[PDB]
C1' cells in the first nucleotide's frame, strides 16, 4: 500500500460466543 492470516491482550457481553484487532506470519 494491496490480499489472508493474527499472537499479546483488550472491546461487547452473564457468560459462551462473536467482534475489531494486526504485532507476528506468507504472498511483493
Nucleotide at each position: 500500500g494491496g490480499c489472508g492470516u493474527c499472537a499479546g491482550g483488550u472491546c461487547c457481553g452473564g457468560a459462551a460466543g462473536g467482534a475489531a484487532g494486526c504485532a507476528g506470519c506468507g504472498c511483493c